[PDB]
């Protein structure tokens, strides 16, 4: 904001008005956490769903986390997929960072430019990741 | 310089050992190139 | 190979 | 001073 019932006004009743109202209620249950991606083909009960062959430069999933944009709204707020139903008022588009798996680089070591970082102390150590060159 | 065997140090498996035969090694003790 | 409050040998499951 | 494990052999049988 939309249904449905309490009280109270006024009223001869009402299927008549109105206004305050349980945090008023009324916006279902139920199941899922696997992981790389475009574009050419071969498999497969060509069906849901698992195999693999080729190239690309690095990204690629996320109903996980945090902060902004916009838009809906109603003030509460809102953005996965399926299944039963059953009536039982809700809500989408991306980006930015963290964390998780799949990627992809890195690669034996010592010094220095370095950058983020933790730990005493006042830039003085020690230890953790990233580029630049040496054997 | 690059392959190729056999003794000692250090990472995790449960126990004084079985796995790690060159995970990293040490004029390492050694061959072929 | 096992059926076993069965024998026997050792720092090896972990128990006090 | 016990208890499952795994290493042997023998004790009454398959």
């Nucleotide at each position: 904001u939309g249904u449905a019932c309490a009280c109270g006004u006024g009223g001869u009743a009402a299927a008549c008005a109105c206004g305050u109202g349980a945090c008023a209620g009324c916006a279902g249950c139920c199941c899922c956490g696997a992981u790389g991606g475009a574009c050419g083909g071969a498999c497969c009960g060509c069906g849901a769903g698992g195999a693999c062959c080729g190239u690309c430069a690095a990204g690629c999933c996320u109903a996980g986390c945090a902060g902004g944009u916009a838009c809906c709204u109603u003030c509460g707020g809102g953005u996965g997929g399926g299944g039963c139903c059953u009536u039982g008022c809700g809500a989408u588009a991306c980006c930015u960072g963290c964390g998780g798996g799949c990627g992809a680089a890195c690669c034996c070591u010592g010094u220095g430019g370095u950058c983020g970082g933790g730990u005493u102390u006042g830039c003085a150590g020690c230890c953790c990741g990233g580029c630049c060159a040496c054997a | 310089u690059u392959u190729u065997c056999c003794u000692g140090u250090u990472g995790c498996a449960a126990a004084a050992a079985a796995g790690u035969c060159a995970a990293a090694u040490a004029a390492a003790g050694a061959a072929a190139a | 190979a096992c059926u076993g409050u069965g024998c026997g040998g050792g720092g090896u499951u972990c128990c006090g | 001073u016990u208890g499952g494990a795994c290493c042997u052999g023998c004790c009454a049988g398959u």

An RNA structure (5'ORF RNA) from Bombyx mori, in which 198 nucleotides are resolved. The entry also contains Reverse transcriptase-like protein, not shown here. The sample was in a buffer at pH 8. It was solved by cryo-electron microscopy to 3.47 angstroms. Ions in the entry include zinc. The PDB entry is titled "Structure of R2 with 5'ORF". Keywords: R2 complex, RNA BINDING PROTEIN/RNA, RNA BINDING PROTEIN-RNA complex.